C1' cells in the first nucleotide's frame, strides 16, 4: 500500500411538477411506484442557508450512502412546433473509526 472479514457509527429510512415563502421544509393538488410510526397544519403548521419540530424506532461504509452523466414516466408556460424542469431505471466516480485476516 492493495482487498477481503467482523464490530460501531456519519449519511440514509424516498424523490419530483405546479404553487406558496425573505429563504428552507411539512400538510394540500398532481406525477412517479412501494418508499419507518405517531402528534401539528393553507386566510396554515414547523424551521433558519447544517433550514420541518417533538417523541418512539430501523439499517450499518455500499445492489444500500454522496456526486455527475445517460434515459425518460409526468408536470408547467404555448393554439402548436417548441421551451423548461424532471420520478423510475441504467452507467461512471467519490466516501469513516477500531480490530483481525491475508498477499
Nucleotide at each position: 500500500g492493495g482487498c477481503c472479514g467482523u464490530g460501531c457509527u456519519a449519511a440514509g429510512c424516498g424523490g419530483g411538477g405546479a404553487g406558496g415563502u425573505a429563504g428552507c421544509g411539512g400538510u394540500g393538488c398532481c406525477c412517479u411506484g412501494u418508499a419507518c410510526c405517531u402528534g401539528c397544519a393553507a386566510u396554515c403548521c414547523g424551521c433558519u442557508c447544517u433550514a420541518g419540530c417533538a417523541g418512539g424506532g430501523c439499517c450499518g461504509a455500499a445492489u444500500c450512502c454522496c456526486u455527475u452523466c445517460u434515459c425518460g414516466a409526468g408536470g408547467u408556460g404555448g393554439u402548436a412546433a417548441c421551451a423548461u424542469c424532471g420520478a423510475c431505471a441504467g452507467a461512471a466516480g467519490g466516501u469513516g473509526c477500531a480490530c483481525g485476516g491475508u498477499c
The depositors describe the entry as "Structure of the complete bacterial SRP Alu domain". Shown are 103 nucleotides from a PDB entry: RNA (Bacillus subtilis small cytoplasmic RNA (scRNA),RNA) with a sequence from Bacillus subtilis subsp. subtilis str. 168. The 2014 paper behind the entry is "Structure of the complete bacterial SRP Alu domain". It was solved by X-ray diffraction to 3.1 A. It holds a match to the Rfam family "Bacterial large signal recognition particle RNA". From the family's description: The signal recognition particle (SRP) is a universally conserved ribonucleoprotein involved in the co-translational targeting of proteins to membranes. Its family is annotated with SRP-dependent cotranslational protein targeting to membrane, signal sequence recognition and signal recognition particle, plasma membrane targeting in the Gene Ontology. It is annotated as a non-coding RNA gene. Its Rfam clan is "SRP clan". A reference for the family is Rosenblad et al. (2003), "SRPDB: Signal Recognition Particle Database", Nucleic Acids Res. The entry also models magnesium ions.